[PDB]
Context: bound to proteins that are not shown
RNA sequence: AUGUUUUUUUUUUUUUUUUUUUU
RNA sequence: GAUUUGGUGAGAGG
DNA sequence: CCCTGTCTGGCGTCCTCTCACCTATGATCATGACG
DNA sequence: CGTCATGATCATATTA
DNA sequence: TTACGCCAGACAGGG
Numbered sequence: 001a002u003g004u005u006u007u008u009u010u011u012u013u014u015u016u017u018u019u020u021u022u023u
Numbered sequence: 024g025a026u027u028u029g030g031u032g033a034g035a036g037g
Numbered sequence: 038c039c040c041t042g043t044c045t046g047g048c049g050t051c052c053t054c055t056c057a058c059c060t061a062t063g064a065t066c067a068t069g070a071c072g
Numbered sequence: 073c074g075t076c077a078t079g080a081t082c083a084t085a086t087t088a
Numbered sequence: 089t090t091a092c093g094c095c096a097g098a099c100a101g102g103g
Stems, first nucleotide, its partner, number of pairs: 029059001031057001034054004038103012062083010
Other pairs, nucleotide, nucleotide, family: 003005tSS030058cWW032056cWW033055tWW
C1' cells in the first nucleotide's frame, strides 16, 4: 500500500371420545 | 349444611 | 315289588292404632366394727 | 391388729 | 308337652 480473492441451502387457503360399578 | 333407631306378644278399627 | 299306611314337611288376608315388656340371684370381695 | 360379718357390685342360659 | 287342619309326597309295613 491493497482488495468483486472461494461462489451453497425455506411464497397461497374448509371439523376424530364433556357425568355415572358414587360416597 | 345435612338427617339418626328392633323383634316378641296381647288387644282395637276397617 | 306292589300296594297302603304313616310321617313330617309345607301352607293358613291386608292396612293401621294403642299398651306393656326387654331379669334377678348368687357369689366374692372389700370395708367397717368389735374384741 | 386381726377376724368376722354385712353390704354392694358384678357376672351367665329347662332346673333338677 | 295335651284345645288345628288339609294336602302331598316320600319312607316304609304287609303281603
Background
This is an experimental structure of RNA (mRNA with 24 nt long spacer), together with DNA, with 103 nucleotides shown. Ions in the entry include magnesium and zinc. The structure was determined by electron microscopy at 3.2 angstrom resolution and released in 2024. Primary citation: Molodtsov et al., Nat.Struct.Mol.Biol. (2024), "Structural basis of RfaH-mediated transcription-translation coupling". The PDB entry is titled "Escherichia coli transcription-translation coupled complex class B (TTC-B) containing RfaH in loaded state, mRNA with a 24 nt long spacer, and fMet-tRNAs in E-site and P-site of the ribosome". The reconstruction used 35,602 particles. Keywords: transcription, translation, RfaH, gene expression, regulation, ops, ribosome, coupling. Among the 58 different proteins in the entry, which are not shown, are 50S ribosomal protein L35, 50S ribosomal protein L34 and 50S ribosomal protein L22.